[PDB]
Context: bound to proteins that are not shown
RNA sequence: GGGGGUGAAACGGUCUCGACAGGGGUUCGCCUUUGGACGUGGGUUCGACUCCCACCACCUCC
Numbered sequence: 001g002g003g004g005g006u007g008a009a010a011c012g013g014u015c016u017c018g019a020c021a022g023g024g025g026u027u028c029g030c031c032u033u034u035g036g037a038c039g040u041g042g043g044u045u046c047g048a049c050u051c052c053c054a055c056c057a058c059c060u061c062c
Stems, first nucleotide, its partner, number of pairs: 001062007013046001020035004025030002040054001042052002
Other pairs, nucleotide, nucleotide, family: 012045tWS039055cWW041053cWW044048tWH045047tHS
C1' cells in the first nucleotide's frame, strides 16, 4: 500500500412492561399511538440487529 474476515444464542416481522419526548383524543382523570440502544450515517423492504451500501474500527493475508 493492496486482498480476506468481523460489527446480537434463534439464521425477518418490535412491544425498550416502565422513564423521557414528539403526536392525535379527552368527561383536565386518563385512554391511544410513535421514538429511543444495537459501530455510523445512508437506501432497499409492507417491515430488518440481522439483505444491500460506503465510510469507519478490530483482526488478518503479499

An RNA structure (tmRNA (63-MER)), in which 62 nucleotides are resolved. Protein in the same entry: SsrA-binding protein. The work is reported in "Structural basis for functional mimicry of long-variable-arm tRNA by transfer-messenger RNA" (Bessho et al., Proc.Natl.Acad.Sci.Usa, 2007). Sample source: Total 63nt of RNA was generated by binding T7 trascript (41nt) and chemically synthesized RNA (22nt). An Rfam search finds the family "transfer-messenger RNA" in it. The PDB entry is titled "Crystal structure of the tRNA domain of tmRNA from Thermus thermophilus HB8". Released in 2006, the model rests on X-ray crystallography data to a resolution of 3.01 A.